[PDB]
Context: bound to proteins that are not shown
DNA sequence: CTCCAGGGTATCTAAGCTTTGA
RNA backbone atom coordinates (compact mmCIF):
# COMPACT_ATOMS: atom_id res chain seq x y z
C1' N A 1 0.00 0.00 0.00
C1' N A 2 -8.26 3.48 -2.28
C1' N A 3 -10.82 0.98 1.66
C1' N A 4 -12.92 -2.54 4.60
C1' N A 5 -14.87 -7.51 6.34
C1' N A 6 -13.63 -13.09 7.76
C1' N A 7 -10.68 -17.14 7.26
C1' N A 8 -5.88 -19.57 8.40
C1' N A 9 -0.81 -19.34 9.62
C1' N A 10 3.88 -17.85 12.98
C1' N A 11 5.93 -15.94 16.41
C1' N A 12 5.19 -12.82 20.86
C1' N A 13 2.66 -10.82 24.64
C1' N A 14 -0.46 -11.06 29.89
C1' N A 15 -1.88 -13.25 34.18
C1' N A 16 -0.59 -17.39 37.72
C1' N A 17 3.81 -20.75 39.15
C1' N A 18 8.30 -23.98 38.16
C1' N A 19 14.00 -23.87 37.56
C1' N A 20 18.41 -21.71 37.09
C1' N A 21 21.69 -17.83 37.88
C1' DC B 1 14.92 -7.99 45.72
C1' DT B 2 16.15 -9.56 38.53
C1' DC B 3 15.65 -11.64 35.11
C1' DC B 4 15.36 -15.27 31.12
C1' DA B 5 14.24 -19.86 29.82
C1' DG B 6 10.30 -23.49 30.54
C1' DG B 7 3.85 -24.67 30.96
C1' DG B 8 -1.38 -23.85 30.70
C1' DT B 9 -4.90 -20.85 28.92
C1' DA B 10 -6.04 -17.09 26.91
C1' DT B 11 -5.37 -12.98 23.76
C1' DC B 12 -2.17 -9.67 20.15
C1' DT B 13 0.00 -7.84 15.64
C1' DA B 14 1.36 -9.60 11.63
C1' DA B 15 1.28 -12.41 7.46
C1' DG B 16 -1.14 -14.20 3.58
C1' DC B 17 -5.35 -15.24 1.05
C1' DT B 18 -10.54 -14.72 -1.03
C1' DT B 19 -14.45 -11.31 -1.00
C1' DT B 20 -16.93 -7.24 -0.61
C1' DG B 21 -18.02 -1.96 -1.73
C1' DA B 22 -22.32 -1.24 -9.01
RNA sequence: UCAAAGCUUAGAUACCCUGGA

An RNA with a sequence from Saccharolobus islandicus M.16.4, together with DNA: 43 nucleotides with solved positions. Keywords: Argonaute, RNA BINDING PROTEIN/RNA/DNA, RNA BINDING PROTEIN-RNA-DNA complex. Method: cryo-EM, resolution 3 angstroms. The entry became public in 2025. The sample was in a buffer at pH 8. The entry has 2 different proteins, among them Piwi domain-containing protein. Dai et al. published it in Nucleic Acids Res. in 2025: "Structural and mechanistic insights into the activation of a short prokaryotic argonaute system from archaeon Sulfolobus islandicus". Lineage of the source: Archaea > Thermoproteati > Thermoproteota > Saccharolobus > Saccharolobus islandicus. Ions in the entry include magnesium.